[PDB]
RNA sequence: GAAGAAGAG
DNA sequence: CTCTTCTTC
Numbered sequence: 001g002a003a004g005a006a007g008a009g
Numbered sequence: 010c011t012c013t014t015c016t017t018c
Stems, first nucleotide, its partner, number of pairs: 001018009
C1' cells in the first nucleotide's frame, strides 16, 4: 500500500 | 462518507 472481517461516529 | 482495530497478501 492493498485485501478478508469487524467496530465508533 | 470519516476514522479504528484483528489478520493476510